[PDB]
RNA sequence: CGCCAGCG
RNA sequence: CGCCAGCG
Numbered sequence: 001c002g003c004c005a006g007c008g
Numbered sequence: 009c010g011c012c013a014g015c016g
Base pairs, nucleotide, nucleotide: 001016002015003014006011007010008009
Other pairs, nucleotide, nucleotide, family: 004013cWW005012cWW
C1' cells in the first nucleotide's frame, strides 16, 4: 500500500 | 478519516 473483521 | 485485529 491492496484486501478485509469490528468500532467511532 | 480515525482507533484496533487478520490476510497479500